This is an experimental structure of RNA with a sequence from Homo sapiens, with 85 nucleotides shown. It was solved by X-ray diffraction to 2.07 A. Keywords: Selenocysteine synthesis, tRNA-binding, Protein biosynthesis, TRANSFERASE, Transferase-RNA complex. Protein in the same entry: O-phosphoseryl-tRNA(Sec) selenium transferase. An Rfam search finds the family "Selenocysteine transfer RNA" in it. Rfam links the family to the GO term triplet codon-amino acid adaptor activity. Entry title: High-resolution crystal structure of the human selenomethionine-derived SepSecS-tRNASec complex.

[PDB]
C1' cells in the first nucleotide's frame, strides 16, 4: 500500500432497540427532594 | 449518606465589547419523515496478497 467483511464520525459517558420525532440499561457532572 | 426520587447536560465555526444570535452532525442518496435504509469517504477492526 491494495482487494474483501464488519463495525465507526458531532447532541455527558456508555450498552441496546428503533424508518414515525427517537427509545432505556447502566453509568458521570451539576442541581434539588426524601 | 451509602442509597434513592426528580430534573438537567457537550462540541464546532461565524457574528457580537457582551449576553447572546445564525447555523453545521462525515458527504451525498431515498423518503411525507433516516440516529435507523442505500452508495461512498474517517477511523478503526478483521480476513487476504509480500521486490
Nucleotide at each position: 500500500g491494495c482487494c474483501c467483511g464488519g463495525a465507526u464520525g458531532a447532541u455527558c459517558c456508555u450498552c441496546a432497540g428503533u424508518g414515525g420525532u427517537c427509545u432505556g440499561g447502566g453509568g458521570u457532572g451539576c442541581a434539588g427532594g426524601c | 449518606a451509602a442509597a434513592c426520587c426528580u430534573g438537567u447536560a457537550g462540541c464546532u465555526g461565524u457574528c457580537u465589547a457582551g449576553c447572546g444570535a445564525c447555523a453545521g452532525a462525515g458527504u451525498g442518496g431515498u423518503u411525507c419523515a433516516a440516529u435507523u435504509c442505500c452508495a461512498c469517504c474517517u477511523u478503526u477492526c478483521g480476513g487476504g496478497c509480500g521486490c